Shown are 964 nucleotides from a PDB entry: RNA (16S rRNA) from Escherichia coli. It was solved by electron microscopy to 3.1 A. The reconstruction used 165,073 particles. Keywords: Methyltransferase KsgA, 30S, RIBOSOME. Rfam match: Bacterial small subunit ribosomal RNA. Its family is annotated with structural constituent of ribosome and ribosome in the Gene Ontology. The family has 99 seed sequences and 42,628 matches in Rfam 15.1. The literature on the family includes a 2001 paper in Science by Yusupov et al., "Crystal structure of the ribosome at 5.5 A resolution". The entry has 14 different proteins, among them Ribosomal RNA small subunit methyltransferase A, 30S ribosomal protein S18 and 30S ribosomal protein S11. The PDB entry is titled "Ribosomal methyltransferase KsgA bound to small ribosomal subunit".
Context: bound to proteins that are not shown
RNA sequence: AAAUUGAAGAGUUUGAUCAUGGCUCAGAUUGAACGCUGGCGGCAGGCCUAACACAUGCAAGUCGAACGGUAACAGGAUUGCUGACGAGUGGCGGACGGGUGAGUAAUGUCUGGGAAACUGCCUGAUGGAGGGGGAUAACUACUGGAAACGGUAGCUAAUACCGCAUAACGUCGCAAGACCAAAGAGGGGGACCUUCGGGCCUCUUGCCAUCGGAUGUGCCCAGAUGGGAUUAGCUAGUAGGUGGGGUAACGGCUCACCUAGGCGACGAUCCCUAGCUGGUCUGAGAGGAUGACCAGCCACACUGGAACUGAGACACGGUCCAGACUCCUACGGGAGGCAGCAGUGGGGAAUAUUGCACAAUGGGCGCAAGCCUGAUGCAGCCAUGCCGCGUGUAUGAAGAAGGCCUUCGGGUUGUAAAGUACUUUCAGCGGGGAGGAAGGGAGUAAAGUUAAUACCUUUGCUCAUUGACGUUACCCGCAGAAGAAGCACCGGCUAACUCCGUGCCAGCAGCCGCGGUAAUACGGAGGGUGCAAGCGUUAAUCGGAAUUACUGGGCGUAAAGCGCACGCAGGCGGUUUGUUAAGUCAGAUGUGAAAUCCCCGGGCUCAACCUGGGAACUGCAUCUGAUACUGGCAAGCUUGAGUCUCGUAGAGGGGGGUAGAAUUCCAGGUGUAGCGGUGAAAUGCGUAGAGAUCUGGAGGAAUACCGGUGGCGAAGGCGGCCCCCUGGACGAAGACUGACGCUCAGGUGCGAAAGCGUGGGGAGCAAACAGGAUCCUGGUAGUCCACGCCGUAAACGAUGUCGACUUGGAGGUUGUGCCGGCGUGGCUUCCGGAGCUAACGCGUUAAGUCGACCGCCUGGGGAGUACGGCCGCAAGGUUAAAACUCAAAUGAAUUGAC
RNA sequence: GCUCGUGUUGUGAAAUGUUGGGUUCCCGCAACGAGCG
RNA sequence: GUACA
RNA sequence: AACCGUAGGGGAACCUGCGGUUGG
Numbered sequence: 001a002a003a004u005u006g007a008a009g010a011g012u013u014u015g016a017u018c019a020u021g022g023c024u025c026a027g028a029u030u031g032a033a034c035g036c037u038g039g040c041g042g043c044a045g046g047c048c049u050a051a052c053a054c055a056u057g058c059a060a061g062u063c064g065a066a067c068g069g070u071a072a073c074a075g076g077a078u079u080g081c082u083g084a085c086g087a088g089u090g091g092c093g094g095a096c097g098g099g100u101g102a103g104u105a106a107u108g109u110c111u112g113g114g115a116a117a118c119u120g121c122c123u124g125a126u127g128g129a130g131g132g133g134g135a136u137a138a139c140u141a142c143u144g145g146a147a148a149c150g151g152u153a154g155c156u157a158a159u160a161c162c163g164c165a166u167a168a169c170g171u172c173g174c175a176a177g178a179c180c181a182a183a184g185a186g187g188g189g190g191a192c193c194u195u196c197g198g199g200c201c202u203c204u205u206g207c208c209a210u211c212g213g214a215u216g217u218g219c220c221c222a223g224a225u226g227g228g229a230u231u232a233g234c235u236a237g238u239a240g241g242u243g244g245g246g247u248a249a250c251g252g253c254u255c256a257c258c259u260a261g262g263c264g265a266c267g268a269u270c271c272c273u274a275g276c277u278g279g280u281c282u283g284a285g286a287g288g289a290u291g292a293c294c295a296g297c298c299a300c301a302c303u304g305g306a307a308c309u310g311a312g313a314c315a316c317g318g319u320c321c322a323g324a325c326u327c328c329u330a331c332g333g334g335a336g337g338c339a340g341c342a343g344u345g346g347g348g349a350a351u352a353u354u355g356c357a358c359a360a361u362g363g364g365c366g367c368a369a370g371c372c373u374g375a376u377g378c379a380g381c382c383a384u385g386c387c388g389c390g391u392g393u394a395u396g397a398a399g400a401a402g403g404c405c406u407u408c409g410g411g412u413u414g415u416a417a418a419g420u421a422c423u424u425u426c427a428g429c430g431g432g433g434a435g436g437a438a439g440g441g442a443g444u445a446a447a448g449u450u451a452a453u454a455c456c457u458u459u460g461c462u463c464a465u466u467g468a469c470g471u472u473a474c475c476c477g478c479a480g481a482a483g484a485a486g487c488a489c490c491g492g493c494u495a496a497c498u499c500c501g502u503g504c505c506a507g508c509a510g511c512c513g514c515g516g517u518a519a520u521a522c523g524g525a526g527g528g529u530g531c532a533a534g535c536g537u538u539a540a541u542c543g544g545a546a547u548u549a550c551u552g553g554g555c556g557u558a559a560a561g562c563g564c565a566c567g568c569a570g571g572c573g574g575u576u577u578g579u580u581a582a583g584u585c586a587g588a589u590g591u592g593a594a595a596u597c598c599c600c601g602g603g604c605u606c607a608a609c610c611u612g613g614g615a616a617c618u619g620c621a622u623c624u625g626a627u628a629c630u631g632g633c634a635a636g637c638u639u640g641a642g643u644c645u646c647g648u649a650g651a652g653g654g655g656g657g658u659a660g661a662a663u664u665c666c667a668g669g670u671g672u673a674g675c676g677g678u679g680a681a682a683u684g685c686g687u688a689g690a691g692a693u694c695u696g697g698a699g700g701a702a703u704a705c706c707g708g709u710g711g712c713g714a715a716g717g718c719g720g721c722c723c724c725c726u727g728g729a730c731g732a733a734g735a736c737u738g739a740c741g742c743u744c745a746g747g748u749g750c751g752a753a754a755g756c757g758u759g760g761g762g763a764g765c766a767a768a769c770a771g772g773a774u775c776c777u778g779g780u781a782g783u784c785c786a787c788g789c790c791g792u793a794a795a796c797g798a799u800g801u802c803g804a805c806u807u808g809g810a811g812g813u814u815g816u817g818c819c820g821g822c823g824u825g826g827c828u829u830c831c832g833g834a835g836c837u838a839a840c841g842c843g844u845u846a847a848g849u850c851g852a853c854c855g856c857c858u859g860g861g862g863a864g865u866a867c868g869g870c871c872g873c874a875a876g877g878u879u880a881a882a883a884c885u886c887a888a889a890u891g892a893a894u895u896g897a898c
Numbered sequence: 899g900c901u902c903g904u905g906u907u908g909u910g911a912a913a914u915g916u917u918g919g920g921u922u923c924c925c926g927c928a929a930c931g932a933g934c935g
Numbered sequence: 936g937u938a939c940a
Numbered sequence: 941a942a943c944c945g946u947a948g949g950g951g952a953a954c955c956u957g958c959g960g961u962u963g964g
Base pairs, nucleotide, nucleotide: 009025010024011023012022015894017892018891019890027542028541030539032538033537034536035535036534039389040388041387042386043385044384045382046381047347052345053344054343056342057341058340061092062091063090066089067088069085070084073083074082075081076079077078099300100299101298108225109224110223111222112221113220114219117217118216122213123212124211125210126209127208128207130164132162133161139154140153141152142151143150144149170179171178172177184205185204186203187202188201189200192199193198226272227271228270233263234262235261238260239259240258241257242256243255244254245253275297276296277295278294279290280289281288282287302323303322304321305320306319325336326335327334328333353379355378356377357376361375362373363372364371365370392422393421394420395419402413403412404411405410426483428478429477430476431475432474436469441463442462443461444460445459446458447457448456486531487530488529489528490527491512492511493510497526498525499524500523501522507514508513553857554856555855556840557839561854563750564749565748566747570743571742572741574637575636576635577634578633580631582630583629584626585625586624587623588622589621590620591619598614599613600612601611602610603609640740641737642736643735644734645733646731647730648729652726653725654724655723656722657721658720659703664698665697666696667695668694669693670692674685675684711718712717755789756788757787758786759785760784764783765782769778770777771776772775796963800853801852802851803850804849805848808831809830810829811828812827813826814825815824816823817822818821819820835842836841859886860885861884868879869878870877871876895940896939897937899934900933901932902931903930904929905914906913907912918925919924920923941962942961943960944959945958946957947956948955949954
C1' cells in the first nucleotide's frame, strides 16, 4: 500500500408497425438421478425417501498406590510370600464424545444487556485432619425357579457406612448465642522403641471446612427471527397483591385467600409448515432462495408417563409403570430397543466396507506405565464434485488409397495417414527412500528436599526402542508410441451443411414450429461445430424477469381509481423564537466465536486444497458531543383553515297547495255505419248506437313553449306556479380566531333503473300472459304513493382526494371595481403551445411539473365462478380461490378490401 | 393509369409526391424531378 | 360496420 | 347497432320490459 473492478439480450400475438403482456431460451449452481462412454492422481463429498423394522460383531470402561481377597498362571517356598489378577465391595467416568431433526413459529435461535444462583475435575489462600462403633458384599452351607433371577442362616476389610470430640472470616440470628466436617494410602531411611507386625523421621498423594479465580450451567429482559383474517376475539391459576410451602436461585413455580384484571388489528387465539445461526447458492447491488458437509446452540433416543442416584440426567448403549412389536418359554413367566460404527430386509430415481490401527491428536480412569475409545487417524467402494496430467512430438504432397460430394475438370476428408526421425510424463516392472515421532522407558551427572550423599521432583546427558496408513510421498533404472477419446449438436434463437432414404407416414420438438416427392428441422452417411474423461438429459434454486419495481413499475382507452361522501385509529403537516436532544449526526468504548468470502504473503513440482496476517463482519449497546433538519415541550405570528356583516344567482333538498294542456273513462245532446289496425289482413270495437262533434264530471300521471356545449348538486340525480322549513356556493370591504390542517384502513350515511315486504292508488304505458297474423289486438305484475328492504350500472370524464407552480386564444354563465370602454373574481365550453403519452390524445379544469394520503392491478380462459364467512324475506350482494387448459389475449395506429 | 430517386412529416409501419380547384393540361401546393402505362 | 387479412 | 345492471319467457335458431353508456 491493498482488502478489490460494478449491470448485455434474443424468440414468439400482426398483412406489416408501435406498445402492453405473458410464455420460452442463452448463465451460474446441486448431498444429484438417468442415458452413452471411460486412463491416472490429489482433494472433498456420499439414505435428501420409511424418526421403517432390525440378524450378527463392535461403539464405556479403568483403578491392587481404597479393601477383603485367590481363581487362572508367573515365579519363589501344600503355601498370596510377590509378578500380578477373574469375580466382589469401593472411587471416578458412564450427563463427555458420537448420532438423528420427530417435535418445537417461541418455555428455541440470533444480537445486546441484567440478578436472584449453583458449579465434580483444575487453581490461589487459610486452618483442620482427633478418638471410637455397628454392619456388609465377596466367600461358606442349604434351597426355590425352565430360565431370568434369587431365597436362607454364618463369616470379613476398606479412602463404604454411623456416633462422639472439635468449630469459624461458615450457616441461623438485630445481637446475644446455638449448630455443622473429615481418610488415609504409597516411596525410602539415620537412629530409637517395643507387640517385632509397627511405631518413629522425611517425602509424595488424597481427605474436611471456608473464602476467591477459572470454566460450565440454570434463570430474566428488549429487539429481530414463517404462512394464513375464508382464524377476531383469547384467557379463572388466568393478571396482580398478600401469606405459607417449594427451588441451588427470582417467579403462580405451587397452595390459601383478596382484588378483576391480563392479552389483542403494532395480528392475540387458532390452523398449516419448520430445528436455529455462523454460512451456502444466486445477484451489479438491494434482494431471492436455502440451512447437505464443517462449527455454535437447541431438541429427541420404540411410544407415553414419572422418579431415583449424582457437582451435573428427569439419563441413546441406566431404573420403574403402562402400551405396541419381536424373541426365549417347561405356558407359570423372562429378554430386547442401531436416529453409535458397519451390515441386513424394506421403501426409493438415488447414496458405500459386517475393513485397519490406537502410530498421531483428543477423551475416560491411573502417580505412572498402561488399559479402554466404530471419537479420531487411515484404508475400501462410487467420474458425485473440484483441480491437475496423459492418451505423443517434429517432419511428411506420392494432396495415396478409400470415403464423400462432384460427375466428367475435380473438390473434400487432408500433414490427416502411411512413411521418416524423436520423446517415454502417466499406467506396468525393478531398485532406492523422506516426512507425519513429539514422546516414554532404562541408565547416569547436577540442583532441590530432608538428620539423609536415600526416596522423590526437576534439569542435562547417554543407551536400546515406539508408524495403522505402507509395496507412502518422492527419486533413479527398464521397454516401446508401445496400455489410454468419447458425447452432444449443425432451421432460427445459437458456433457448425451437403447427399440419400422416407413422403403430414415414420418421426422431431425448449420456443417458433418441421414431414403430403430436391427436408441444411425426420433416419442414415460425409463433413463441420461445441466440450472433453467426461458429455447429454431430467429435477430444483436464482439470474435474465424493471415479470410484486425498497433501490426499481403501473392504474383515460392495454389488467388496474372504491358509485359518492363524512369520518375514528393511522400517515403527513405553514411561519417565528426559547431548550428538549428522542429521531438523525460525529467521536470514543465493549461486543459482533472460529471457519468461510475479500486483500497481502507462505507451504504442497502447479492447481484444487492447506495456512499466516489483515480487512471485513454493513450490527447492537453504553458514554461524550453537535443540534441545521424531524419530533416533544412553552410562547407567539397570519399567509393555511374557519367565524361575523352586506349582497347575488341557482330544475340544490323536504313538506303542503294550486293551475293549464293532453290521455282514458263516465253522463247527456247532435249524429248513423263503420271504427281500429296492417305491406295486405284478422282478432277487437260497433244498431244495446260506436268512431265523429259539443258540454258536464271523475281519475291518475307528467309538466309543451321557455330550454341553451344553460344552471344547481359530493355522487345517484334535479324542469308548471305558489307558500313553509333547509343545505351549499360566490363577490365586495373589513373585523375576529390564531395551524384549529390534509388524507383516510375498518366504520357510518348516501346511492339511477329493476326487484321485494305491508297498505293504499292505478289514467297512460307495459315484462309476463291470451288471441289474431306472417307485427297487431287485449292486458297482469310493474311504473305512482306511505314505510321498510335491496346496494347493483358503460354508477363514465372508463381520469381518487388535497396543494403548489407553468405560453396562450375564442365563447357561455354569475359576481364586482372604474370611466360602451376598462380591469378584477367563481364556475363552465371549445381550440391550442411547451411538456407529456405506445399512439390516440391530454394540454392552467393536465394525462405538464412536484408534494401528502388512500384505493387498486400485475398473462388469457376457467371466474368475480366454487367453497367458507358476512349481509338479505328472496333475488342475490360482498369478500374470494384452485385444478385444468391455451402461447397467446389485448391497446393504439397503418396499409388494403368488403 | 402505375412506380422510383431525393427531400420532408411520423419512434414506426407508412404518408406526401400521385390528397385540392378547373380543364390529358393548367394552377395552387413539402415537395422537387424521373421512369412507365 | 368488419370480430376481414 | 353494440354493451351494462335488473326482471321475465310455453310459437326461444333467441326475444321482450326499465334505466344507463358510445367503447356505433